[PDB]
This is an experimental structure of RNA with a sequence from Haloarcula marismortui, with 38 nucleotides shown.
The structure was determined by X-ray diffraction at 2 angstroms resolution and released in 2014.
The source organism's lineage runs through Archaea, Methanobacteriota, Halobacteriales, Haloarculaceae and Haloarcula.
It comes from the structure "Crystal structure of a simple duplex kink turn, HmKt-7 with 2 Mg bound".

RNA sequence: GGCGAAGAACCGGGGAGCC
RNA sequence: GGCGAAGAACCGGGGAGCC
Numbered sequence: 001g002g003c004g005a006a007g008a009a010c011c012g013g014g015g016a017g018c019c
Numbered sequence: 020g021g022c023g024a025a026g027a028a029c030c031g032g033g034g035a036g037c038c
Base pairs, nucleotide, nucleotide: 001038002037003036010032011031012030013029017022018021019020
């Protein structure tokens, strides 16, 4: 510096879509 | 054209990290 509370990582479901 | 079966969208947990 980019993303993220209009919800990150991670866990579970999902099973081929997302930009 | 970039990402995606070394698991997309979406659902649930999670609650501040990720690149």

The 2014 paper behind the entry is "A Critical Base Pair in K-Turns that Confers Folding Characteristics and Correlates with Biological Function".